This is an experimental structure of RNA (21 NT FRAGMENT OF 5S RRNA; 19 NT FRAGMENT OF 5S RRNA), with 40 nucleotides shown. The work is reported in "Structure of ribosomal protein TL5 complexed with RNA provides new insights into the CTC family of stress proteins" (Fedorov et al., Acta Crystallogr.,Sect.D, 2001). Entry title: CRYSTAL STRUCTURE OF RIBOSOMAL PROTEIN TL5, ONE OF THE CTC FAMILY PROTEINS, COMPLEXED WITH A FRAGMENT OF 5S RRNA. The entry also contains 50S RIBOSOMAL PROTEIN L25, not shown here. Method: X-ray crystallography, resolution 2.3 angstroms. The entry became public in 2001.

[PDB]
RNA sequence: CCCCAUGCGAGAGUAGGGAAC
RNA sequence: GCCGAUGGUAGUGUGGGGU
Repeated sequence: CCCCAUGCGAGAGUAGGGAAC
Repeated sequence: GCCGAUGGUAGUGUGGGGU
C1' cells in the first nucleotide's frame, strides 16, 4: 500500500428543511 | 451566499491476510 472482517467517517454534491412564491 | 440527511467516497481505529 492492497484485500477481508469489524468500528467510526468527512469535504463536495443530492433529498428534505429555512426563506420565497 | 442559511440549515441539512441517508447513500457512496476520501481519511482512519483494531484484528487478520496478501502482491